[PDB]
Context: bound to proteins that are not shown
Formats: sequence, structure tokens, C1' cells
RNA sequence: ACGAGAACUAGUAAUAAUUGUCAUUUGCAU
RNA sequence: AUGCAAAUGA
RNA sequence: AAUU
Repeated sequence: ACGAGAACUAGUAAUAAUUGUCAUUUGCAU
Repeated sequence: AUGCAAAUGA
Repeated sequence: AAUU
């Protein structure tokens, strides 16, 4: 004195871009 | 002093 | 919720 033996499923890049909480409705009859 | 307490879209 |  084993189909043995060494062997990062890595490395780059994101929820980005446009859209108005506005349009009217008298603090007033007795 | 006496009625009033929301209205409508999107 | 609209259009990529």
C1' cells in the first nucleotide's frame, strides 16, 4: 500500500424612467 | 340666544 | 396606479 491525486458555481452589472392630492361649492336663514 | 359637524369626483 |  483506497480510480489515487491537486480543484472558491466564479467575475461585471439594481427597481431605474415619466407622472400636481387637485377640480368646483358664500359662517350663513331666525 | 336658536339650525348647523363634511361632499364630489378621481 | 399609468406608460417602458